Entry title: Hypopseudouridylated yeast 80S bound with Taura syndrome virus (TSV) internal ribosome entry site (IRES), eEF2 and GDP, Structure II. Solved structure of RNA (25S rRNA, nucleotides 1443 to 2360) from Saccharomyces cerevisiae, 781 nucleotides shown. Among the 77 different proteins in the entry, which are not shown, are RPS3 isoform 1, 40S ribosomal protein S27-A and 60S ribosomal protein L9-A. Zhao et al. published it in Sci Adv in 2023: "Regulation of translation by ribosomal RNA pseudouridylation". An Rfam search finds the family "Eukaryotic large subunit ribosomal RNA" in it. The literature on the family includes a 2001 paper in Science by Yusupov et al., "Crystal structure of the ribosome at 5.5 A resolution". The sample was in a buffer at pH 7.5.
Context: one part of a larger RNA, bound to proteins that are not shown
RNA sequence: GGUAGUAGCAAAUAUUCAAAUGAGAACUUUGAAGACUGAAGUGGGGAAAGGUUCCACGUCAACAGCAGUUGGACGUGGGUUAGUCGAUCCUAAGAGAUGGGGAAGCUCCGUUUCAAAGGCCUGAUUUUAUGCAGGCCACCAUCGAAAGGGAAUCCGGUUAAGAUUCCGGAACCUGGAUAUGGAUUCUUCACGGUAACGUAACUGAAUGUGGAGACGUCGGCGCGAGCCCUGGGAGGAGUUAUCUUUUCUUCUUAACAGCUUAUCACCCCGGAAUUGGUUUAUCCGGAGAUGGGGUCUUAUGGCUGGAAGAGGCCAGCACCUUUGCUGGCUCCGGUGCGCUUGUGACGGCCCGUGAAAAUCCACAGGAAGGAAUAGUUUUCAUGCCAGGUCGUACUGAUAACCGCAGCAGGUCUCCAAGGUGAACAGCCUCUAGUUGAUAGAAUAAUGUAGAUAAGGGAAGUCGGCAAAAUAGAUCCGUAACUUCGGGAUAAGGAUUGGCUCUAAGGGUCGGGU
RNA sequence: ACGAUCAACUUAGAACUGGUACGGACAAGGGGAAUCUGACUGUCUAAUUAAAACAUAGCAUUGCGAUGGUCAGAAAGUGAUGUUGACGCAAUGUGAUUUCUGCCCAGUGCUCUGAAUGUCAAAGUGAAGAAAUUCAACCAAGCGCGGGUAAACGGCGGGAGUAACUAUGACUCUCUUAAGGUAGCCAAAUGCCUCGUCAUCUAAUUAGUGACGCGCAUGAAUGGAUUAACGAGAUUCCCACUGUCCCUAUCUACUAUCUAGCGAAACC
Numbered sequence: 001g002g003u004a005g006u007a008g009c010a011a012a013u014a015u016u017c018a019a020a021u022g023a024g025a026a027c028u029u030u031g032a033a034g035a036c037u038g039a040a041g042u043g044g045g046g047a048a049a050g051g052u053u054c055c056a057c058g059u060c061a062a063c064a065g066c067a068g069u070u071g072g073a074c075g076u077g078g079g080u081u082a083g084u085c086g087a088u089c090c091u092a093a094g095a096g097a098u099g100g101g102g103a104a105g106c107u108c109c110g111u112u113u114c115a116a117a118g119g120c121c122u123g124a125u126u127u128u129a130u131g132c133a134g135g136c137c138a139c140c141a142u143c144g145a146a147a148g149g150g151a152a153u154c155c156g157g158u159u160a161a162g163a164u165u166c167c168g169g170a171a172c173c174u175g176g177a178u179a180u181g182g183a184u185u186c187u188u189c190a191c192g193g194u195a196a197c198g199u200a201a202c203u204g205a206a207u208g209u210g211g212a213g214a215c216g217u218c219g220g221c222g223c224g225a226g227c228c229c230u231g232g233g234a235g236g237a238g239u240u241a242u243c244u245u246u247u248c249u250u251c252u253u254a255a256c257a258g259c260u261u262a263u264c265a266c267c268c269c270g271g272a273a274u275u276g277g278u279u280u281a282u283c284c285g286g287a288g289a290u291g292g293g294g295u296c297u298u299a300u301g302g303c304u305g306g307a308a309g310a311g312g313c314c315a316g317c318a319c320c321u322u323u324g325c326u327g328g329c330u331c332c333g334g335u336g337c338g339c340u341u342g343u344g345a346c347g348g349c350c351c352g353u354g355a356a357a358a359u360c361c362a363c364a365g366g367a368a369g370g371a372a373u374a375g376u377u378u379u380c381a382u383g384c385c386a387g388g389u390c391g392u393a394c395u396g397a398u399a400a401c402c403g404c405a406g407c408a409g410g411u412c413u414c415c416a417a418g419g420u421g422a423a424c425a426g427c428c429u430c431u432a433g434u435u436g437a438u439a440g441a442a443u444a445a446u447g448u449a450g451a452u453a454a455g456g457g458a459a460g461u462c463g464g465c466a467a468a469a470u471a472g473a474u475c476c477g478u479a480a481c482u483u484c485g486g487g488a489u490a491a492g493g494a495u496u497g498g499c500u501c502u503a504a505g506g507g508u509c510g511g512g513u
Numbered sequence: 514a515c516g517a518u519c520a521a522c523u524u525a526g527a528a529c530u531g532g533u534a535c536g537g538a539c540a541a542g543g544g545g546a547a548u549c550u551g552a553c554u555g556u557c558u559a560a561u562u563a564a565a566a567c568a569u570a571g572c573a574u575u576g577c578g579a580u581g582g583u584c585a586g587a588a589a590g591u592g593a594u595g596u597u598g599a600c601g602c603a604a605u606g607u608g609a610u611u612u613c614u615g616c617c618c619a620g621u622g623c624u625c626u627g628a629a630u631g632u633c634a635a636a637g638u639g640a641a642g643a644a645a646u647u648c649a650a651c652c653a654a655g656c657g658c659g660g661g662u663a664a665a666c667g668g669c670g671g672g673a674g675u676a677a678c679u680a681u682g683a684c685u686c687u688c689u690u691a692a693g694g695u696a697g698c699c700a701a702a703u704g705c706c707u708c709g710u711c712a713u714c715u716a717a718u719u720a721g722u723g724a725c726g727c728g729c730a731u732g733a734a735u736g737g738a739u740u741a742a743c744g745a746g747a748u749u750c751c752c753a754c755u756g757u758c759c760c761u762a763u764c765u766a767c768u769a770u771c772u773a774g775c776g777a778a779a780c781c
Base pairs, nucleotide, nucleotide: 001781002780008775009774015033016032017031018030019029020028034435035434036433037432043415044414045413046412049395050394054078055077056076057075058074063071064070083172084171085391086390087389089149090148094143095142100109101108102107119136120135121134124130153170154169155168156167157166173387174386175385176384179382180381181380182378183377189369190199191198192197203368207364208363209362210361211360212359216349217348218347219346221344222343223342224341225340226339227338228336229334230333231332232331233251234250235249236248237247238246256305257304258303259302260301265295266294267293268292269291275285276284277283311330312329313328314327315326316325317324350354401410402409417429418428419427420426438773439772440771441770447767448766449765450764451763452762453761455759456758459757464754472496473495474494475493476492481486483609497530498529500527501526502525503524504523505522506519507518509516531535543752544751545750546749547748548747549746550744551743555567556566571607572606573605574604575603576602577601582594583593584592585591611738612737613736615669616668617667620666621665622662623661624660625659627658631656632655638649639648640647670688671687672686673685674684697731698728709725710724711723712722713721
C1' cells in the first nucleotide's frame, strides 16, 4: 500500500433557549430553564508523587482520537513572605564509624566491645587568658519518624494568583541583659491552717531519689464542645385565587488573661448489726462506713477583659464622585437513649498485660553565701534586646501521581446538613460543585443490559446454570440430633395504611420556732 | 391530711375508614431429608484450580543441662535461638471432641555397649638390604559382632480335606514367614471384573441411600471408626418457585444502520 473512509469514536441518568464575542459556536462567556453528585460527595483540605500544571495577558500551526473563539496547550510575564506551621532536636525496629580481630584483597565482623577513649564546675588573680589552685563526672561516635515524642499565635481584614507567614489589633515561648517596686531578716533564709493544704514572693552546690514525657482494646454510663431540632423577639426575602402570627434566612465571639467552677482523691469530728451507703453494671466500711464540715487537680463550663471598635443583617443620602457617608439592630430561651468528637470514673479480656529517648519539674541532702537601716536574695510584678537556615503556589486524581495516554484500573487520610428508615443501607433535598464523556437522524436483523409472559412446572441440562420465589418488624409455633453451648430466623402460620381516641411509662418546685 | 408546673417518645389497645390496601418505592433469608469430605474461624496458586489442599488447637515422638542442642559464616577476639534455660529452645509427624491405636526389630535406618574382639589409613616400631625400597607386627574411628526401637521407614500367607438332603466350614492336616491384616470399615473420593448381589427411591435410575463382603489393591497418629456445629467444597432426593424447557412472543435503553467530523488493525 490493499484492507479502508472501513471496524469503530455506545459504561459513569442530560441536556435546552436566548444574547454576547467571533471569519467561523452542539462544545467559549453571561443569563434563563432542566438535572446530577446527595456530607465514606462529582464538596472543602492534606500525605506520597509531580514541578509551575497556580494566576494574568496575548494567542490557536501542532495537542485536547468531533470542534474550539476555550484549555492542565502555545508565547510572555507575575506569583510561594513564619521566633509560634513543619523540617531542624530525640530515640524506635534498625543502620553504622572508632578500638580491635579476620580477609590476597575489594572489604567482613562488631557497637562497647580484651582501649591510657573525658568534660563540668565554681572560681583565683582582677599582669589575663583562661594558663596558675582545689572540686564533680564510669559514659564511650553518629544516622534513624514532614503519622511516634516535642517551648511558644490567635482573631479580623487584605491578592489576579500568598497567608495560623502579609496588614491592624492582641498574645505567648526561649536565650540574654537588667533596674525599679514588692517580699524577706535585728530570733537571718516567709507566714496561715488541727489537718487535707494555702499564697505574689519566701537561699539551696555536689550527690541521690521520684514524677511527668509514657502509651492496649472493647463495653455501657456520666459530662463538655460543635452540629441537629425548637420557642419568643428584632431585620431582610418568598408565597399570598384561597389558606398559612406562615416558608427561608442574620442574630457571632478566637488565642490569651483574672475570678470562679468537678467527678475522683484526701483531711477533721464520730464510732456503725436492727448492718448501712451505693452503681446501668456489686462494690465499699472498726485497716473507721453513713452522716456533718472542709481541702485539692481546673478536663470542662460561667462571668469579665480581649471586644465590638471586629464580623453579620439592614435602612437612608450621593452616584467618572479617589470612592463612600450616616444611622439602627446584632437579644432572651428550651430540649435529647439525637449525630460526631473529647473526656471522666468504671467494667470485660489475655500462656497477648499492650515503646524508647531527648526534655522539664519536684523532693531528700546541706556545700556555700547572706541582716542595715536594706547586706544579699528573688521560680513575685513591671521593664529592655534578639530569635537565624530551608519548605510554603497548585493538583491530589473518570485530566496535574503510577499504569507507553487527557487510560472505566490503582494509590494513605481529616470534616460530614435535613427527611424516610435500626442504620454512614437504598431513595429525595440543602450548602458547595459539576452539567464533563463526538454529535444528528431513523427505529431492520443479530447482539449487550433490563423486563413481562397464558397452561404446564425441570419434561431442559453433565448438573435447577441463569432467573424466580422468600425477605423488614410484631405475635405465635418450632423436630431429629447434640460436644447441652446449639441446631434456630429450623420447619410453619398470622398481623402491618390512614384517621380519631384510650391507657400506662417521667422531671423540678412545694409543711408541726 | 402532698398539689401547681413542665416535657420526651416508647409500648399496648379500641372505634372508624378504603376497589382487603398497607415492610405499598427503596430495602430485604428459599427451605427440608440425607451421603462424602475437612472439626471450626483463618490461608494460598497476583493474571484459568479457594478445594477435600495449607494452617490450626489438641495428641505423640526426637535432641539438648551451655565445654550444650539446632542453624549461620570464607574467616574471625564472628553470629541467630538468647534480654533464652526443660512449664525452655530446636526438629518432626498427626490434625477438634468421642472411642481406639492391634501383631512384626527379619530388611532399611537410628541408637547403646565394648581392647575378648576380625578388617584396619597416615604417622610411629622392627627386620633384611649399599640405599632407594620391600616385608612384618602394632593398628584410631568406621565397618563387621551383640542388643534395643515401629506415634522410625515400613510390613502384616497359601494349599487339601472336614458337620443328618443340598450348602458353608466351628474343626483337622500340610508348606511356610519377622509377623501373617487385629478392632473396626466398605463396590467408600480406595473394587479390575462391575452398570457386583439384595432392598429402597422412580413409570422407567450405569445416579443416590441402606445392607452383603475371599476386600484386583480397606484398615489403625504412612492414623481407624464416628461425630454436634460450621462450609461461595462434591452428590442424591423432596417442597416452593420459576421462559431451563414444551414454544416462543413482546417491550425499553445503548448499539448495529445512514449522515458530518475523526479514523486505525489483523492479514495479504